Record summary:
The depositors describe the entry as "Promiscuous behavior of proteins in archaeal ribosomes revealed by cryo-EM: implications for evolution of eukaryotic ribosomes". An RNA structure (23S rRNA, nucleotides 1 to 561) from Pyrococcus furiosus, in which 561 nucleotides are resolved. The 2013 paper behind the entry is "Promiscuous behaviour of archaeal ribosomal proteins: Implications for eukaryotic ribosome evolution". The structure was determined by cryo-electron microscopy at 6.6 angstrom resolution and released in 2014. NCBI's taxonomy places the organism under Archaea, Thermococcales, Thermococcaceae, Pyrococcus, Pyrococcus furiosus. It holds a match to the Rfam family "Archaeal large subunit ribosomal RNA". Among the 63 different proteins in the entry, which are not shown, are 50S ribosomal protein L10e, 50S ribosomal protein L37Ae and 50S ribosomal protein L18e.
Context: one part of a larger RNA, bound to proteins that are not shown
RNA sequence: GGGCUAGGACGCUAAGCCGCCCGGUGGAUGGCUCGGCUCGGGGCGCCGACGAAGGGCGUGGCAAGCUGCGAUAAGCCCCGGCGAGGCGCAGGCAGCCGUCGAACCGGGGAUUCCCGAAUGGGACCUCCCGCGGCUUAUGCCGCACUCCGGGGUUUAUCCCCGGAGGGGGAACGCGGGGAAUUGAAACAUCUUAGUACCCGCAGGAAAAGAAAGCAAAAGCGAUGCCGUGAGUAGGGGCGACCGAAAACGGCAGAGGGCAAACUGAACCCCGGGCCGACGAGGUUCGGGGGAUGUGGGGUUGUAGGGCCCCCGUAUGAGACCCUCGCGGGUGAAGCCGAAGUCCGCUGGAACGCGGCGCCGGAGAGGGUGAUAGCCCCGUAGGCGUAAGCCCGCAGGGUCUCGGGGGACCCUGAGUACCGUCGGUUGGAUAUCCGGCGGGAAGCUGGGAGGCAUCGGCUCCCAACCCUAAAUACGUCCCGAGACCGAUAGCGAACUAGUACCGUGAGGGAAAGCUGAAAAGCACCCCGGGAGGGGGGUGAAAAGAGCCUGAAACCGGGCGGC
Numbered sequence: 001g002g003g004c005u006a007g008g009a010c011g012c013u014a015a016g017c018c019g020c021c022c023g024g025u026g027g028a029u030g031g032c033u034c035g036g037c038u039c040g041g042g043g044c045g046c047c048g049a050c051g052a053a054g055g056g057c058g059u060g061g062c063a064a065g066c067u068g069c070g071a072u073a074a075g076c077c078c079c080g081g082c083g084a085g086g087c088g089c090a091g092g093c094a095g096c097c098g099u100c101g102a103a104c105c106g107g108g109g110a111u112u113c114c115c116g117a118a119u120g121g122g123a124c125c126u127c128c129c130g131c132g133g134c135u136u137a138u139g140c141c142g143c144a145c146u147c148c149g150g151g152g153u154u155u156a157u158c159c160c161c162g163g164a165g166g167g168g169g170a171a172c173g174c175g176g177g178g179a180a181u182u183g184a185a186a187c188a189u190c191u192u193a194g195u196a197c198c199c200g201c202a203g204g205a206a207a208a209g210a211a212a213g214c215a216a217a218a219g220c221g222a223u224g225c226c227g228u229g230a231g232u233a234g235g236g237g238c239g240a241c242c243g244a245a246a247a248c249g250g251c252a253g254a255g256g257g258c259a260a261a262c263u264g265a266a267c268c269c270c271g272g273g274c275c276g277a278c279g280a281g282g283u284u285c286g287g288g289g290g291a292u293g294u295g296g297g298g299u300u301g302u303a304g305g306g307c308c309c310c311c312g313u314a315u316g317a318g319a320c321c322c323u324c325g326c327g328g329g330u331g332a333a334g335c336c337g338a339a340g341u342c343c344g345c346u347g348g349a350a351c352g353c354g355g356c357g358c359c360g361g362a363g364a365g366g367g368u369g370a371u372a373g374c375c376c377c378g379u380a381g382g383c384g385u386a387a388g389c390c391c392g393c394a395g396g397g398u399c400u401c402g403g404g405g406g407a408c409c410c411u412g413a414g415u416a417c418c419g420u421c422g423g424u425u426g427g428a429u430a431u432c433c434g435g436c437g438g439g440a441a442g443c444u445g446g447g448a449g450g451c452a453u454c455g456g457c458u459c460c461c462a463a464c465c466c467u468a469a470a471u472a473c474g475u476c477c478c479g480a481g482a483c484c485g486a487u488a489g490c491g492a493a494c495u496a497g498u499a500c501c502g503u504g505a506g507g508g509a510a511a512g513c514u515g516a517a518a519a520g521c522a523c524c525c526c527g528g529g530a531g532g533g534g535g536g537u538g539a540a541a542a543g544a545g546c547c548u549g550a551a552a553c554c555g556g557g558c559g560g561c
Base pairs, nucleotide, nucleotide: 016561017560018559019558020557021556022555023554024553030547031513032512035484036483037481038480039479040478041477042476046168047167054115055114056113057070058069059068061093062092065089066088075111076109077108078107079106080105081104085097086096087095120128121127130143131142132141133140146164147163148162149161150160151159172203173201174200175199176198177197183190187237213220214219225250226249227248234242235241255466256465257464258412262296263295266294267289268288269287270286271285272284274282275281307405308404309403311402312401319398320397321396322395323394325393326392327391328390329389330388334383335382340356342355343354344353345352358373365377366376367375417438418437419436421434422433423432445461446460447459448458449457500507501506520546524534525533
């Protein structure tokens, strides 16, 4: 090996399991960051009937959004600045403009719809209307809500001229109204807490603020704020908790005005003129306000406040304001500013490596085809100007004081204080503020030193007013980071306060990455094909939400079962 019988065989085992690989899906990871967040320094530090903030609708060559503007509508004009391309985000197509200098930046000016505090009246973002001016008419210009100030007149309170108010605002600030959940393991007083929330209102800072203070009794002479006192005193179911100040060291510094006494129209506002640089100031002329008092004086302490005197005696000398030539600095955010783009090598591209070389009163940080002191913005340094700001230099104008002698000036009212009820506070008998009732003093007086009253002692003047600065904030700019980095950080790196939800009050996302250049896919083959496949890029796991490109999971294939 052939034939025959029997055993055990892996050979093409669906369905299905696991592991890897390739493709797909999906969008993780890393790297990237024109965004946040918090801090610091400054700025901003208000706006509005001369119509704001907010909202609506249009407006572009083509415009859906965003952004900007407003019918002259992503803009018009001037001046200055940069100055050689632009025509917002937004790379298209097309066309345009600009040295008689754009875009852009600054300052100023023109236009700036409708609604809105919305003001003439109402409305569901529109509509109507009563006057007066003017053009022949249409067109067009100015006006009538409510205070104060002044007129007009039949003084109809009826209308006219002048000035204002309202509403908004990022937080902060000041003044009012005022919880509870909770804590006390219950809970009512207490606590939360004068918090949350609500009303009125102002500014760029507010408020407070020149002692009726303080009270180590000693020593001080405005007030904020910070540290501290001190978790102290003190309050409190004396439980839980609650809770100062004075003072000190600091910071920043600043003191002034009335009422009255005594004067009594000497005054203020408005308009016009003269004199003066048309300014400051002074003068005069017509009205209005004003004795129910404009204005002069004066103010913790009284100076005799009045009237006196004596001596310096308006003698003397600032101090303050305005104008105008000049000069100086700040300030249109703009200018100027050192030094390698050399060689060899890699690469798509050197900002790399290696080798040489260079500047610095100046090696910060982006960017560029990658990792650059010397490529470009820039940097240490210095400088510029209209408006605007500040200062001195020539004038004009305004403008100050000091003692003792008699009643010392009279010296703030429903206040001080007392009594009755709360609120509040740490405030105790000894907080502060209100309400209700009562109610002083003439500096020959009053209050204060943490119970009342009386005496000593020491301090200080309430009941009238204002106050810079130092201290709050984060709208805005810049600088900063043991911050985050796109399921993170702002609601939101973007088409966001959008899409969307909800009657409304209100609620509210997701959505980032091509590449050196768009070369953003011609030409050629195929295909009904706007779909899809091959070839075409340095490289297409760079081929259109395109850097990387995970897991779950899905197909196929490989190994094994």